[PDB]
Context: bound to proteins that are not shown
RNA sequence: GGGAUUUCCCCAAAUGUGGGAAACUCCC
Numbered sequence: 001g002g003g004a005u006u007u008c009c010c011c012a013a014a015u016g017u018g019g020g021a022a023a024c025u026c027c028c
Base pairs, nucleotide, nucleotide: 001028002027003026004025005023006022007021008020009019010018
Other pairs, nucleotide, nucleotide, family: 011012cWH
């Protein structure tokens, strides 16, 4: 330096897919 996992916010505020942002752990 790169890759994998979850989290949070706005319009409306709990349903068949808007957008943006945050953290931890793991692997190379």
The RNA (U1 snRNA SL3) with a sequence from Homo sapiens has 28 modelled nucleotides.
NMR data were recorded at pH 5.5 and 313 K.
The structure was determined by solution-state NMR and released in 2023.
Campagne et al. published it in Nat Commun in 2023: "Molecular basis of RNA-binding and autoregulation by the cancer-associated splicing factor RBM39".
The entry is indexed under RBM39, RRM, stem loop recognition, RNA BINDING PROTEIN.
It was solved together with RNA-binding protein 39.
The depositors describe the entry as "Solution structure of RBM39 RRM1 bound to U1 snRNA stem loop 3".